[PDB]
C1' cells in the first nucleotide's frame, strides 16, 4: 500500500 | 454508533 485487534467515547 | 493502533498481510 492495504487490514486492524487492544482501549476510550457514545 | 464513532475514534483509535500491537499485530498480520503486502
Nucleotide at each position: 500500500g492495504g487490514u486492524g485487534a487492544a482501549g476510550g467515547c457514545u | 454508533g464513532c475514534c483509535g493502533a500491537a499485530g498480520c498481510c503486502a